[PDB]
RNA sequence: UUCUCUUCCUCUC
DNA sequence: GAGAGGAAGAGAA
Numbered sequence: 001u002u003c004u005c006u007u008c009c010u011c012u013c
Numbered sequence: 014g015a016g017a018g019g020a021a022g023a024g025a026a
C1' cells in the first nucleotide's frame, strides 16, 4: 500500500 | 431486533 478479521462509539426505524 | 455511518487495533499478500 491493498485485502481480510475484531472490538468500541454515535444516529435512525 | 434491524439498518446506516465513524473510529482504532491485529494478521498477511
Base pairs, nucleotide, nucleotide: 001026002025003024004023005022006021007020008019009018010017011016012015013014
Other pairs, nucleotide, nucleotide, family: none